[PDB]
Context: bound to proteins that are not shown
Molecule: RNA message
RNA sequence: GACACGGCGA
DNA sequence: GCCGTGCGCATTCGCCGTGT
Numbered sequence: 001g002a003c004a005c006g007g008c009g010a
Numbered sequence: 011g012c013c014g015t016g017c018g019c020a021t022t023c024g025c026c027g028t029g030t
Stems, first nucleotide, its partner, number of pairs: 004028007
C1' cells in the first nucleotide's frame, strides 16, 4: 500500500 | 521537430459494516 455495495464526519 | 490516433481520468481523508 486492498475488491465492490451501503452508511457517517469535515 | 510537431499532430491524427489513442487513451487515462474525472472529488480528499478518516471510519464502520455486509438478507435470504